Solved structure of RNA (mRNA), together with DNA, 44 nucleotides shown. The entry also models magnesium and zinc ions. It comes from the structure "30S mRNA delivery complex TEC resolved (TEC only)". Webster et al. published it in Science in 2024: "Molecular basis of mRNA delivery to the bacterial ribosome". The entry has 6 different proteins, among them DNA-directed RNA polymerase subunit alpha, DNA-directed RNA polymerase subunit omega and DNA-directed RNA polymerase subunit beta.
Context: bound to proteins that are not shown
DNA sequence: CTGAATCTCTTCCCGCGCGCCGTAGGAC
């Protein structure tokens, strides 16, 4: 004290 | 200063869903 809650680049794979 | 034939940093359709995954080297 009258309040925060769990993503940051990538990679495969599929999707209309 | 005229000519190609040589020259490299731009871009590659819009969103989903789930799987993994991420600094080296060392007190012995």
């Nucleotide at each position: 004290a009258c309040a925060c809650a769990a993503a940051c680049g990538g990679c495969g794979c599929g999707c209309g």